[PDB]
C1' cells in the first nucleotide's frame, strides 16, 4: 500500500448510469463505516 | 459503477 475479513440498527440519497422530456427539468434502480439519528 | 477512512489477517 495491495487483496480479502469486519465495519450494528433506522433514515436521507451527490456524480454517473438508465428511462421520459414541451430541453425548465421529472422519474427509476442502485447508493454513508462516511451525512442525521439510534 | 465512481472517492476517501479505520481495525484485524495475509502478501
Ligand atoms: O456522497 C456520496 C457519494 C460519495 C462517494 C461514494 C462512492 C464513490 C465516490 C464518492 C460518498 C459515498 C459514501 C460515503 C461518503 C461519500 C456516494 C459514496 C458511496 O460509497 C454516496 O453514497 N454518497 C452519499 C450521498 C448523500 C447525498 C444525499
Nucleotide at each position: 500500500g495491495g487483496g480479502c475479513g469486519a465495519g450494528g440498527c433506522c433514515g436521507u440519497g451527490c456524480c454517473g448510469g438508465c428511462u421520459c422530456u414541451u430541453c425548465g427539468g421529472a422519474g427509476c434502480a442502485a447508493u454513508a463505516c462516511u451525512c442525521g439519528g439510534c | 459503477g465512481g472517492a476517501g477512512c479505520u481495525c484485524g489477517c495475509c502478501c
The depositors describe the entry as "Crystal structure of selenium-modified Diels-Alder ribozyme complexed with the product of the reaction between N-pentylmaleimide and covalently attached 9-hydroxymethylanthracene". An RNA structure (RNA Diels-Alder ribozyme), in which 49 nucleotides are resolved. Ions in the entry include magnesium. The structure was determined by X-ray diffraction at 3 angstroms resolution and released in 2005. Crystals were grown from: PEG400, 2-methyl-2,4-pentadiol, sodium HEPES, magnesim chloride, sodium chloride, rubidium chloride, pH 7.5, VAPOR DIFFUSION, HANGING DROP, temperature 277K.